Solved structure of RNA with a sequence from Human immunodeficiency virus 1, 56 nucleotides shown.
Entry title: Structure of full-length HIV TAR RNA soaked in CaCl2.
Rfam match: Trans-activation response element (TAR). A reference for the family is Kulinski et al. (2003), "The apical loop of the HIV-1 TAR RNA hairpin is stabilized by a cross-loop base pair", J Biol Chem. Rfam describes the family as follows. This family represents the HIV trans-activation response (TAR) element which is known to be required for the trans-activation of the viral promoter and for virus replication. The TAR hairpin acts as a binding site for the Tat protein and this interaction stimulates the activity of the long terminal repeat promoter.
[PDB]
C1' cells in the first nucleotide's frame, strides 16, 4: 500500500425492533389510568459509504 472478508467508529435510509418526550407536541379511545395512531430524541439491527484496525 490493495481488498467479494471479518470487527469497530461515524454518515445517510429503513415500507425492522425497543425505550422515553408527566400534564396531546398533534390527535384517538375512555369516568380516569394505562394502551394506540403520527412527530422528535436515543438506543438495537440492515443496507449503502467514508474511515480505524484483525487477516488474506
Nucleotide at each position: 500500500g490493495g481488498u467479494c472478508u471479518c470487527u469497530c467508529u461515524g454518515g445517510u435510509u429503513a415500507a425492522g425492533c425497543c425505550a422515553g418526550a408527566u400534564c396531546u407536541g398533534a390527535g384517538c379511545c375512555g369516568a380516569a389510568a394505562a394502551g394506540c395512531u403520527c412527530u422528535c430524541u436515543g438506543g438495537c439491527u440492515a443496507a449503502c459509504u467514508a474511515g480505524g484496525g484483525a487477516a488474506c
It was solved by X-ray crystallography to 2.76 angstrom. The entry also models calcium ions. The organism belongs to Lentivirus humimdef1, within Viruses. The work is reported in "Structures of complete HIV-1 TAR RNA portray a dynamic platform poised for protein binding and structural remodeling" (Bou-Nader et al., Nat Commun, 2025).